5S rRNA fragment from Escherichia coli: 34 nucleotides with solved positions.
Context: bound to proteins that are not shown
RNA sequence: GGCACCUGACCCCAUGCCGAACUCAGAAGUGCCC
Numbered sequence: 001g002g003c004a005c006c007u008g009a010c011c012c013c014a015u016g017c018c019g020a021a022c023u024c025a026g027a028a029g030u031g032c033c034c
C1' cells in the first nucleotide's frame, strides 16, 4: 500500500427519499495479503 470488518462524511462523488447503496475518509482500530 490492497481487500474485508469497523467508524465516519457535503473533500470527489452519491440517494425516485435515505452517506442504506455508490463515493470518499480514518498512523496511533481488527483480520488476511507484508
Base pairs, nucleotide, nucleotide: 001033002032003031004030005029006026007025008024009023013019
It comes from the structure "DETAILED ANALYSIS OF RNA-PROTEIN INTERACTIONS WITHIN THE BACTERIAL RIBOSOMAL PROTEIN L5/5S RRNA COMPLEX".
Crystals were grown from: sodium cacodylate, magnesium acetate, potassium chlorate, PEG 8000, pH 6.5, VAPOR DIFFUSION, HANGING DROP, temperature 298.0K.
Primary citation: Perederina et al., RNA (2002), "Detailed analysis of RNA-protein interactions within the bacterial ribosomal protein L5/5S rRNA complex".